[PDB]
RNA sequence: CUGCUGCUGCUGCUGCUG
RNA sequence: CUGCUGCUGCUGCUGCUG
Numbered sequence: 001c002u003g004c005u006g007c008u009g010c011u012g013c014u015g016c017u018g
Numbered sequence: 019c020u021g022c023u024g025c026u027g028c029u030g031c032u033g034c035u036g
Stems, first nucleotide, its partner, number of pairs: 001036001003034002006031002009028002012025002015022002018019001
Other pairs, nucleotide, nucleotide, family: 002035cWW008029cWW011026cWW017020cWW
């Protein structure tokens, strides 16, 4: 650099609630 | 609008790969 996974945050997309 | 759920990209952190 090329591809991916795991966990995290934010994106938009849908549902669920307040 | 917010909070959770899945999907998608994105960034953080950690790993594989070639």